RNA sequence: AGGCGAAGC
RNA sequence: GACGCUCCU
Repeated sequence: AGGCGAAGC
Repeated sequence: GACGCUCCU
C1' cells in the first nucleotide's frame, strides 16, 4: 500500500 | 472529504 470493521470531525 | 486508524491480504 489494497479490502474489511469501527471512532469521531 | 474520504483521508487516516485496527484486522486480513
The PDB entry is titled "Structure of Ro60 dimer from Thermus phage phiLo". An RNA structure from Thermus phage phiLo, in which 18 nucleotides are resolved. The entry is indexed under Ro60, trove, Rsr, Y-RNA, cryo-EM, protein-RNA complex, RNA BINDING PROTEIN/RNA, RNA BINDING PROTEIN-RNA complex. Taxonomically the source falls in Caudoviricetes (Viruses, Duplodnaviria, Heunggongvirae, Uroviricota). It was solved by electron microscopy to 3.81 A. It was solved together with TROVE domain-containing protein.